Solved structure of RNA, 29 nucleotides shown. Keywords: Ribosome, RNA, A-site. double helix, restricted neomycin, cyclicneo, neocyclic. The PDB entry is titled "Molecular Recognition of RNA by Neomycin and a Restricted Neomycin Derivative". Crystals were grown from: MPD, magnesium acetate, cacodylate, pH 5.6, EVAPORATION, temperature 298K. Primary citation: Zhao et al., Angew.Chem.Int.Ed.Engl. (2005), "Molecular recognition of RNA by neomycin and a restricted neomycin derivative".
[PDB]
RNA sequence: GUGGUGAAGUCGCGG
RNA sequence: CGCGUCACACCACC
Ligand code: CNY
Numbered sequence: 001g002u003g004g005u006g007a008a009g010u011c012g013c014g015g
Numbered sequence: 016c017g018c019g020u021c022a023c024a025c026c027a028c029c
Base pairs, nucleotide, nucleotide: 001028002027003026004025005024006023009021011019012018013017014016
Other pairs, nucleotide, nucleotide, family: 010020cWW
C1' cells in the first nucleotide's frame, strides 16, 4: 500500500 | 439519520 475487524476521532454530500 | 472519504488500533496479505 491492499484486505478483513473494532460503542463514544476528522472532514465532505445529502436527509 | 444515510452515504462517502480519512485518521487511530489490532489481525491477515502480494
Ligand atoms: C470507526 O468508526 C469504526 N467503525 C469503529 O468500530 C472504531 O472503534 C472507530 O473507527 C475507532 N476510531 C465515523 N464518522 C466516526 C466513527 N468513530 C468511525 C466511522 O468509520 C466513521 O465513519 C466507519 C468505517 O468506514 C467503517 O465502515 C465502520 O465505521 C467502522 C464499514 C463499512 N460500512 C462496511 O465494510 C461494514 O458495514 C463494516 O464497517 C462493519 N463490519
Background:
It was solved by X-ray crystallography to 3 A.